[PDB]
Overview:
An RNA, together with DNA: 32 nucleotides with solved positions. Entry title: T7 RNA polymerase elongation complex with unnatural base dDs-ATP mismatch. Released in 2023, the model rests on X-ray diffraction data to a resolution of 2.9 angstrom. Crystallisation conditions: 10% PEG 8000, 8% glycerol, 5 mM B-mercaptoethanol, 100 mM Tris pH 8.1. The 2023 paper behind the entry is "Structural basis of transcription recognition of a hydrophobic unnatural base pair by T7 RNA polymerase".
Context: bound to proteins that are not shown
RNA sequence: GCGGCGAU
DNA sequence: GGAATCGA
DNA sequence: ATCGCCGC
DNA sequence: TCGATTCC
Numbered sequence: 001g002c003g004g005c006g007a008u
Numbered sequence: 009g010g011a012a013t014c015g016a
Numbered sequence: 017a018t019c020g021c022c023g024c
Numbered sequence: 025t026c027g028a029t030t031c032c
Base pairs, nucleotide, nucleotide: 001024002023003022004021005020006019007018008017009032010031011030013028014027015026016025
Other pairs, nucleotide, nucleotide, family: 011029cWW012029cWW
């Protein structure tokens, strides 16, 4: 960086 | 300056 | 929008 | 789409 999850 | 394009 | 974890 | 920004 991208993919996914969670927190606000 | 001015499209060409990008970012939302 | 930030922050974390996981994976590629 | 609506405005900025960006190469030129």